[PDB]
Notes:
Solved structure of RNA (23S ribosomal RNA, nucleotides 562 to 1396) from Thermococcus kodakarensis (strain ATCC BAA-918 / JCM 12380 / KOD1), 785 nucleotides shown. It holds a match to the Rfam family "Archaeal large subunit ribosomal RNA". Rfam 15.1 lists 2,955 matches to the family in 1,139 species. Gene Ontology terms of the family: ribosome and structural constituent of ribosome. Primary citation: Sas-Chen et al., Nature (2020), "Dynamic RNA acetylation revealed by quantitative cross-evolutionary mapping". Method: cryo-electron microscopy, resolution 2.55 angstrom. The entry became public in 2020. The organism belongs to Thermococcus kodakarensis, within Archaea. The reconstruction used 283,424 particles. Among the 58 different proteins in the entry, which are not shown, are 30S ribosomal protein S8, 50S ribosomal protein L2 and 30S ribosomal protein S10.

Context: one part of a larger RNA, bound to proteins that are not shown
RNA sequence: GAUAGGAGGGUGCGGCCCGAAAGGGUUGACCCUCCCCGAAGGAAACACGGGCGACCGUGGAGUACGAGGGGAGGUGACCGGGGUUGCACCGUCCGUCUUGGAUCACGGGGCAGGGAGUUCACCCGAGCGGCGAGGUUAAGGGGGUCAACCCCGAAGCCGCAGGGAAACCGACAGGUCCGCAGCCCGU
RNA sequence: AGGGCGAGGGACGGGGUGUGAAAGCGCCCGGAGUCGCUCGGGUGAGACCCGAAGCCGGUCGAUCUAGCCCGGGGCAGGGUGAAGUCCCUCAACAGAGGGAUGGAGGCCCGCUAGGGGUGCUGACGCGCAAUUCGCUCCCGUGACCCCGGGCUAGGGGUGAAAGGCCAAUCGAGGCCGGCGAUAGCUGGUUCCCGCCGAAUUAUCCCCCAGGAUAGCCCGGCCGGAGGUAGGCAGUGGGGUAGAGCACUGAUUGGGGGUUUAGGGGGCGAAAGCCUCCGGCUCCCUGUCAAACUCCGAACCCACUGCCGCCGUAGAUGGCCGGAGUAGGGGGGCGGUGUAAGCCGUCACCCGAGAGGGGAACAACCCAGACCGGGGUUAAGGCCCCAAAGUGCCGGCUAAGUGUUACUCCAAAGGGUGUCCCUGGCCUUAGACAGCGG
RNA sequence: CCCGUCGAGGUCAGGGGCCCCGAAAAUGGACGGGGCUUAAGCCGGCCGCCGAGACCCCGGCGCACGGACCGAUUGGUCCGUGAUCGGGUAGGCGGGCGUGCCGAUGGGGCGGAAGCCGGGCCGUGAGGUCCGGUGGACCCGUCGGUAUUGCGGAUCCUGCC
Repeated sequence: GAUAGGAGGGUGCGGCCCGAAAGGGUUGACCCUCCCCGAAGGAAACACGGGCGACCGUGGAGUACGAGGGGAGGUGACCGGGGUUGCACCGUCCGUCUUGGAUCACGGGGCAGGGAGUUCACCCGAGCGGCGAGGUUAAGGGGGUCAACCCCGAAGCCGCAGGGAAACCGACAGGUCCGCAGCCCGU
Repeated sequence: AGGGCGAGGGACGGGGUGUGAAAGCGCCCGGAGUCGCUCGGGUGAGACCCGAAGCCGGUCGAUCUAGCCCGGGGCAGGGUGAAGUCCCUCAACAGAGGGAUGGAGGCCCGCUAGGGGUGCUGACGCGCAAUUCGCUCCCGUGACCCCGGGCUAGGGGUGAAAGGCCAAUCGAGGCCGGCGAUAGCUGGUUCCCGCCGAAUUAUCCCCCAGGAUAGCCCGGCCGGAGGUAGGCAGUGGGGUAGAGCACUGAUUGGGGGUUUAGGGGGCGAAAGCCUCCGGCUCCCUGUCAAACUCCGAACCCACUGCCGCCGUAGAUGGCCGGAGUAGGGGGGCGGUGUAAGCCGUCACCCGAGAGGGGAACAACCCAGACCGGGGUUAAGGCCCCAAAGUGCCGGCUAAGUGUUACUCCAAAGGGUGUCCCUGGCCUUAGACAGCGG
Repeated sequence: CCCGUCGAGGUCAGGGGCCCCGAAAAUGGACGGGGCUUAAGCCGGCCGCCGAGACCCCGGCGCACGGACCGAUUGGUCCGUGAUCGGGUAGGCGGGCGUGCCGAUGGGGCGGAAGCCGGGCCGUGAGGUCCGGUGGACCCGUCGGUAUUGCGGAUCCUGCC
């Protein structure tokens, strides 16, 4: 759980039930009362007056209150949590293209396992590191404790000078100024 | 304060070469590259993953079905009566008439057996069955039905020709291979939180469901002092709205003068001296303009100086790199169109934007959002549904009119139905109402 | 036209406000509904209340810029400023969680590993860790490398229901 209305949920307030101690708690749970400080904000009763009136102004009073931040005493055992459910307010599922999706647009019974920017070559950039007017080895070779380790090996490639269809020709390793950082004289 | 030096950076000057008669102009010149590791990207390869119809090569198949050859098996029963062959009677110039025999046919009736498939548009239609069943209907000695052995193979066969059939496959079979073919088309692409944050518009393309170059986003570096979305005052620019007739061109009427460019007639002795419907030039009256202007705004644009804002906590700007975007819509403006709509324009919103309101509502109103709390207001609202007024003063409506800012509401013409503001004629007797002339 | 009549206001024009006529449809029905008539309608005005994540205040998290200090190395604790930071599709950038194997380092396990079921605590979170039970032989943390490295969906594939 047989008077009852929304995609199956969200927020808040309640009822029935259950407990571990990994969370807390008698080295004090919850609750009750009193003292202090208190942001923005901010009453009413009451005394007078203005207004045809609904109302307003003045003082009460920036008082009483007020998220929160501290203290003191009474009490003596729960709390947080969990399952299900009531009441009130809110809430037209998920993925997709599309100007536009709850659509009478497409895909969508349930569960478990599987399932989609990889590798090479060339080019452009970057973040770091080594050497540096030079940088780097390939194939291969020698040794060893033998696919790891150590040594050799510049052949070649890029760069160090360009212009030009080609023949060919072949340059400032600083002459002047402005001026960011920084330095010097100082104010 | 001011004053100096100043790497990197910038500007001059000077050099090499090409072109050229040369001057000039281009490219280059005052030393930073090269080797690695990782990451981001472009191009090609299956290249993030799945999906074709089809094209080509070699092989398999005629137990289905189409055609042909060799050798074999079969078709109840009944009907009709072709040729051929004759007989009899009467006659014989010719003929006339009556009786039989015989057993042909792509003949007839026939659920013999067999073969076929017209109609009910019947049953069945996850069937008995991936083409069947029943009733009815067609052929049934023939171009007929069936069997064993053989032959023809894919751009090929076979075809009483329907593009029909070749093993449930045919407007070019089936199997494997080329093959992970290709597509600008369709579907899909797996954890969390933070920082920023778009676009659907111009030119080109056998381009229009695709792409490239720019515009709009992001990240990093360089450099070193100004910049600019707003306003004020100025220097300049512009022909829209409005208005008008001074140009171009349209357009009513009168009052006059020259009369005729020209057919009509009249006294027309003839286009005649002279007039009639009409042309030319005035003046007064009345009308117009997307492709007219004697005039002429609001507004917008560039620039200068100031006010304001941003910027040494590094702007404006420049270099390098990584993208996405090439179907837009609501609302306002314009052209077109009966209109709905179509095509452009502005750039506030939706797209890519929660929350509070309009009953629900993409873009109408308020307002741009980390989390937990306490307060005040906005749009709108306060009889109940539903938080807050059965609020106050003056007036109108009698039709449930209304109770609608917009999204989402019917007129020309009438009624004095009622509440109001005005202006004229009446009013010491007016508008009738009665007795009478 | 009028004497006695009635005796007090009448009549013609123009204008405005609200309403009325002009005004016919198909399932049963729409001011959102109930209903409302000196209104709960309309005009001209006024007075108090309610009502958002907007605006004020208190506290907490992050971001951007700057600075000081401490560091085995893309860092961190703190301070300062923020009326002029806090939505987000395509898309760019930064930091973290999880999975299998390797080189090192620190460790656990028959006094009970992995895996599985049910419950607690931390963490924005992806997730981590503890308790109890089941099980019976291997497993985890940190540093640095490597990868057939993360599923709700493809009329997805295999198996079970």